[PDB]
Context: one part of a larger RNA, bound to proteins that are not shown
RNA sequence: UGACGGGGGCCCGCACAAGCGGUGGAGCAUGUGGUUUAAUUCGAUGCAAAGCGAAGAACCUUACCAGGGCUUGACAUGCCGCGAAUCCUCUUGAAAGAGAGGGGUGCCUUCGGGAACGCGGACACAGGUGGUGCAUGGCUGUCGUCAGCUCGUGCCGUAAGGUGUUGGGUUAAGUCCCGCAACGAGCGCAACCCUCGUGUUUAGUUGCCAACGUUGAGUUUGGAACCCUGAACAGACUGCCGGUGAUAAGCCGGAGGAAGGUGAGGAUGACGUCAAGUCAUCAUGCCCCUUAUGCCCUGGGCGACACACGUGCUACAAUGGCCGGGACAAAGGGUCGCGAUCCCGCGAGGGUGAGCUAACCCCAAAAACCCGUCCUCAGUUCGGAUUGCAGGCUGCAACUCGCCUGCAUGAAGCCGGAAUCGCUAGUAAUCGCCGGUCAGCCAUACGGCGGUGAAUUCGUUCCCGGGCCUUGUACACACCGCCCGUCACACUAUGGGAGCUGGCCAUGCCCGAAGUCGUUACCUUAACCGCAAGGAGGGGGAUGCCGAAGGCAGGGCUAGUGACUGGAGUGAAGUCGUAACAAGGUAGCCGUACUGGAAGGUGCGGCUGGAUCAC
Numbered sequence: 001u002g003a004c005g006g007g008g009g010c011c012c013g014c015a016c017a018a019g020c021g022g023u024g025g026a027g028c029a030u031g032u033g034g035u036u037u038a039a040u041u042c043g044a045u046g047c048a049a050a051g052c053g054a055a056g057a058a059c060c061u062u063a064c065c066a067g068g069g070c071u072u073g074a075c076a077u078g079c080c081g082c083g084a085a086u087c088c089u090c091u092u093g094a095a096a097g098a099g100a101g102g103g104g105u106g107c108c109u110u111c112g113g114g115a116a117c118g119c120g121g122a123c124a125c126a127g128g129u130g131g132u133g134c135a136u137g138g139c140u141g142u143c144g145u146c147a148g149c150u151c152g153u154g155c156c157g158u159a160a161g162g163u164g165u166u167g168g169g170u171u172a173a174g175u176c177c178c179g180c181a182a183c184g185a186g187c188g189c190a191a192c193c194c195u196c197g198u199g200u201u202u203a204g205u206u207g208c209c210a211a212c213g214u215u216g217a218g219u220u221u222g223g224a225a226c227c228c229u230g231a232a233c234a235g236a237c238u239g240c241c242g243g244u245g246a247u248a249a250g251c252c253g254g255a256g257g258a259a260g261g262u263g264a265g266g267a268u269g270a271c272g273u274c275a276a277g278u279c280a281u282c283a284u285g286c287c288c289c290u291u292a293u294g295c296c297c298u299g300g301g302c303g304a305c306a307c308a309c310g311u312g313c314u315a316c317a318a319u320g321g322c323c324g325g326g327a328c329a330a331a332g333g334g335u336c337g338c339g340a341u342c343c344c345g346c347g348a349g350g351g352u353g354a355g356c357u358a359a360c361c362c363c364a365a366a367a368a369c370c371c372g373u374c375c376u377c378a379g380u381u382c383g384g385a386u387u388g389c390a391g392g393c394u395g396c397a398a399c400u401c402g403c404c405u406g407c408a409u410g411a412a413g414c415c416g417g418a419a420u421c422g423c424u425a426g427u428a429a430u431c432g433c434c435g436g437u438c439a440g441c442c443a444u445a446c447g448g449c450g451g452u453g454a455a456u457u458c459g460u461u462c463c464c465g466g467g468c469c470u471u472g473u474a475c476a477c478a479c480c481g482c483c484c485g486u487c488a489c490a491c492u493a494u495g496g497g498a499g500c501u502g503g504c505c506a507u508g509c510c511c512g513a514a515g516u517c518g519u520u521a522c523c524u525u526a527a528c529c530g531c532a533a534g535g536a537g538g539g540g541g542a543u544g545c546c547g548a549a550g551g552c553a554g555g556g557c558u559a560g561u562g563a564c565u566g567g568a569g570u571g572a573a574g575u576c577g578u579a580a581c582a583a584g585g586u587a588g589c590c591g592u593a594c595u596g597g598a599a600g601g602u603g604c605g606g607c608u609g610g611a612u613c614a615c
Base pairs, nucleotide, nucleotide: 001476002475003473004472005471007470008469009468010467011466012465013464015460016459019423020422021421022420023419026314027313028312029311030310031309032308033307034305035304042053043052064300065299066298067297068296069295070294073125077124078123079121080120081119082118083117088101089100090099092098107114108113127289128288130287131286132285136283137282138278139277140276141274143272148187149186150185151184152183153182154163155162156161167178168177169176193266194265195264196263198234199233200232201231202230204228208223209222210221211220212218237260240254241253242252244250303442316416320375321374323372324371325370326369332363333362334361337356338355342351343350344349382413387408388407389406390405391404392403393402429452430451431450432449433448434447435446479584481581484577485576487574489571490570491569492568494566495565496564499561500560501559502558503557504556505555507553508552509551510550515546517544518543519542520541522540523539524538525537528535529534587608588607589606590605591604592603593602594601595600
Other pairs, nucleotide, nucleotide, family: 002478tSS003472tWW004582tWS007583cHS014018tWW015463cWS016462cWS017424tWH017458tHS018456cSS019455cSS024417tHS024418tHS025315cWW026412cSS029051tHS034306tHS036040tWW038065cSS039300tSS041054tWW041280tWW044049cSS055446tWS057061cWS058439tWH062301tWS062302cWW068095tWS071292tWH072122tWS072123tHS072124tWH073075cHS075126cWS076125tWS084105tHS086103cWS091098cWW109112tWS126290tHS126292tWW132279tHS133137cWH135279tWH135284tWS142273cWW144269tSS147188tWS148174cHS148270tSS151165tHH152164tHS154181tWS157160tHS164183cHS166179cWW169249tSS170175cWW171173tHS173189cSS197259cSS203229cWW204205cHS204207tWS204224tWS205359cWH207224cWW207227cWS209225cWS213217tHS214216tHS228359cWS235258tWS235259tWS236257tWS239255cWW239261cWH243251cWW245249tHS256260tWH257259tHS260261cWS279284tWS289293tSS290292cWS292294tWH312444cWS316379cWS317320cSS317380tWH318378tWH322373cWW328367tWH328368tWH329450cSS330449cSS331364tWW332434tSS334337cSS335357tHS339354tHS340353tHS341352cWW345347tHS348391tWS355361cSS356358cHS358361tWH366432cSS367431cSS368451tWS379380cHS383412tHS384410tWS384411tWS385410tHS386409cWW394398tWH394439cSS395397tHS398402tHS398440tWS402440tSS424456tWW425455tHH426427cHS426453tWS427454tWH428453tHS435445tWW436445cWW437443tWW438440tHS472582cSS474580tWS482580cWW483579tWS486575cWW493567cWW497563tHS498562tHS506554cWW514547tHS516545cWW530533tWS531533cHS576597tWS577598tWS578579cHS582585cWH596599tHS
């Protein structure tokens, strides 16, 4: 700076409320999942996939399957070679393709040879709906027709960033006005575009007004005065008035006016989000197949079927169903087409074919509505599934699998649980008509056109979604966030631990080698004294003190190890819970005591590093 809050403040939207009709129940139609299959081709998966791509699967389409075929090929370019092309018959087989006969050579030439079309030869390549939308372009959805998103210059901040873009007002709107360190711009909004509303000018056929008469009309008259067509133009701008409001934008009213405050609908979709969707529309990087992952054909398949999910039609009846007779649209489409009239058929349809390249003619019956006649409450004259018989059309072909008709059949189903969807006026509801795709259709779908025509809004407290300011944040893959502890397992390192094995040191005693210093009445002796007897003096032996290993004993310190047990750490994925971060859903934290599987809970006190409200 975001996103988020079971924090605030302000405000929008068929978001809720108030109405009206549906879904969910039934039957069918269809889309998807699932199963099944040789194949049920692939794609889309909350709102934003699911009647979607498919605005049209019988073959085709067709991407799938089984088989029958092909191999520079169905299609390109570059080579070479032989061939007129075109045709016409014949022989298998499901076809595609594989085997014979006939026809002339068309057009230009200095006899060179040549141009389109056919078959073969040969390599570069062809071909791919094979892979990857997380490699991409284009295109689209969505939030949301929500009001936002940003930039330039300046200023504030060291910086990421802020301001402008916030404050007071007001709008459908960042609409617009005041204030403000901001002044401007850009893309958005609004406007300029289409269509529908009112008038005027102009143009009058095929359209209109009148007439003549007819259902075939005429082109047979006048009118341009109504209507309609389509071209130009005018009109609506809070333009005027009154009331409000700081003078401001505006907001309530009133006039005129066909219309009044974006008059009504439509096209319009910012910066971006979701690595949304799409390599099967198209284009494409890269990868891969290349006698097959390519190509030709005939059959299948995309249409299966216990079920589940979604979108639709028809319904359950008297506001009704049947019959008969009357009335009023719009917009469309239509020369391989739309097809009046007449004739055959109960009927789809069949034969005939005016008129029309379309204000001329055709499709064409509009249906709801209304005047009458029946049913007046029933599983019926409700509803019509399902199924048989007989047919019609398209188309070489309708068994799988088309549509339509006639007769017969006559299932469910008495307004539907929880839940849920659509709608604010020409809307809902309800009635039909047309179109595109298209030989025929699965159309009840999709895109349009008109007929008839409601009820409700007190409101924003609640659900859903969104906008802006503000506050908290331990979040940034952004609440689908982060994250705390037990328990289980695994590994690692460690504390406790009955003890167990050692080492070192000092202390205390016992024992005591050598040896110094002592003692020695025992042995022995050359040098001196001798009177020869011995003396002194030595040495040997013995012994005292001190004494190293060695011994015993209790100690201090440390080394290793030990059944079991306590916790710690890392292990994407396990179990139980959800304590913490938002008022974290009972505010949080510190000390402390009690209790709990565990995070914790409560009590007592304290603090704010508490939101809300008070200012």
An RNA structure (16S ribosomal RNA, nucleotides 870 to 1484) from Spinacia oleracea, in which 615 nucleotides are resolved. The 2017 paper behind the entry is "The complete structure of the chloroplast 70S ribosome in complex with translation factor pY". The organism belongs to Spinacia, within Eukaryota. The sample was in a buffer at pH 7.6. The entry has 56 different proteins, among them plastid ribosomal protein bS1c, plastid ribosomal protein bS6c and plastid ribosomal protein bL28c. It comes from the structure "Structure of the 70S chloroplast ribosome". Rfam match: Bacterial small subunit ribosomal RNA. Clan: SSU clan. On this family, see Yusupov et al., Science 2001: "Crystal structure of the ribosome at 5.5 A resolution". Gene Ontology terms of the family: ribosome and structural constituent of ribosome.